The RNA (TPP-specific riboswitch) from Arabidopsis thaliana has 77 modelled nucleotides. An Rfam search finds the family "TPP riboswitch aptamer (THI element)" in it. Rfam describes the family as follows. Vitamin B(1) in its active form thiamin pyrophosphate (TPP) is an essential coenzyme that is synthesised by coupling of pyrimidine and thiazole moieties in bacteria. The previously detected thiamin-regulatory element, thi box was extended, resulting in a new, highly conserved RNA secondary structure, the THI element, which is widely distributed in eubacteria and also occurs in some archaea. Analysis of operon structures identified a large number of new candidate thiamin-regulated genes, mostly transporters, in various prokaryotic organisms. The THI element is a riboswitch that directly binds to TPP to regulate gene expression through a variety of mechanisms in archaea, bacteria and eukaryotes. through a variety of mechanisms in archaea, bacteria and eukaryotes. Tandem TPP riboswitches have been reported where both TPP riboswitches respond independently to TPP. The structure of TPP riboswitch has been reported for Escherichia coli and Arabidopsis thaliana. For this family Rfam cites "Validating fragment-based drug discovery for biological RNAs: lead fragments bind and remodel the TPP riboswitch specifically" (Warner et al., Chem Biol, 2014). Gene Ontology term of the family: thiamine pyrophosphate binding. Released in 2008, the model rests on X-ray diffraction data to a resolution of 2 angstrom. Entry title: Structure of the eukaryotic TPP-specific riboswitch bound to the antibacterial compound pyrithiamine pyrophosphate.

[PDB]
Order: sequence, then structure tokens, then C1' cells
RNA sequence: GGGACCAGGGGUGCUUGUUCACAGGCUGAGAAAGUCCCUUUGAACCUGAACAGGGUAAUGCCUGCGCAGGGAGUGUC
Repeated sequence: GGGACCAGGGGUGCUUGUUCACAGGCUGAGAAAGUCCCUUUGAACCUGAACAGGGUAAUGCCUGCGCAGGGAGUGUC
């Protein structure tokens, strides 16, 4: 290094049905869901953001923003 274990971080929109429940439809690994994803080899995530082009029924849906600014283990075998 790899693996196992322990510890920890995180998002949950958009849309239709009486919209509330509840249940469908879209993208996605995930839409309070599945240890699903991420843990400094850190765009998992958060701020900028009611962002900007493009596109969609609609929504970071895509792209940029981003050699921006932050972000949770110098754990055990």
C1' cells in the first nucleotide's frame, strides 16, 4: 500500500395526484435513502447561491463558478 475494525462527516431536491398524508414521475451512488456517499491522496459536502450560460414539465438537470473559500481520522491490527 491493500484489507479488516473502531471513530467521525454529509445531502435528501424537482414534479403530479385534494399536497397535507400517502403514493407515483425526473436526475443521481443516495432524493430522510440504502452503510448510499465521504473522511485531509479530502468537489462527499458547505458558502458564494433566489449565481451565470445552456437546457428541462420542473429542479446545480448539465456546464461553469473552482490551481475560489471552507470541509470530517497524522485512529487500531